[PDB]
C1' cells in the first nucleotide's frame, strides 16, 4: 500500500495476578 477490525489511552477501585468495574479523554472522518 490492500482487505479486515471497535475499541484504545490515562486516573481510580477491586482483584493473588490475568485482568472485571468506573471516570475523563479518544476512535467508523477508522483510532488501537
Nucleotide at each position: 500500500g490492500u482487505a479486515c477490525u471497535a475499541g484504545a489511552u490515562u486516573g481510580g477501585u477491586c482483584g493473588a495476578a490475568a485482568g472485571g468495574c468506573u471516570a475523563a479523554u479518544u476512535g467508523a472522518u477508522g483510532a488501537c